[PDB]
Parts: sequence; structure tokens; C1' cells
RNA sequence: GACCUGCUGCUGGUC
RNA sequence: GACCUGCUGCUGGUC
Repeated sequence: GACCUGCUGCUGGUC
Repeated sequence: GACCUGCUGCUGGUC
């Protein structure tokens, strides 16, 4: 630098 | 009840 995972907080739009 | 953005913290594997 790239590829492949798991877990938060805040906020806006549509029906 | 359902659908879709923006902002944002933590974390494992491979090259």
C1' cells in the first nucleotide's frame, strides 16, 4: 500500500 | 414498522 473479517457512537433523507 | 446516505471510534487474518 492492497485484499478478506468482527464490534461501536453521532446524524440526515425516503415510504 | 420498513428502506437508503453522510460523519465517527475499536479490532482479527492474508499478501

Shown are 30 nucleotides from a PDB entry: RNA with a sequence from Homo sapiens. The work is reported in "Structure and Dynamics of RNA Repeat Expansions That Cause Huntington's Disease and Myotonic Dystrophy Type 1" (Chen et al., Biochemistry, 2017). It comes from the structure "Structure and dynamics of RNA repeat expansions that cause Huntington's Disease and myotonic dystrophy type 1". It was solved by solution NMR.